[PDB]
RNA sequence: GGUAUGGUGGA
RNA sequence: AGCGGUGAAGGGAAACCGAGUUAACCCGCCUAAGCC
Numbered sequence: 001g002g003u004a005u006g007g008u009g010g011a
Numbered sequence: 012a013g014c015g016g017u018g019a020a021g022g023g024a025a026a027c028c029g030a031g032u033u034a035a036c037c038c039g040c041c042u043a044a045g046c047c
Stems, first nucleotide, its partner, number of pairs: 001047003005044001006041002009038002013032002021028002
C1' cells in the first nucleotide's frame, strides 16, 4: 500500500 | 429464520441487572486492530 472478520446506507 | 418476561443476548466472580437480540447475501461508502 492492499485487505472486514469492524461499521454506515439502500429493492 | 431462530433463541427470547416460562427471563434472549450481553455485562458481571457472583449478587444483580430486564428487552429485544442473532444475518457473508448484492453494491458502495467509512474505518485498520489483526493479517500479506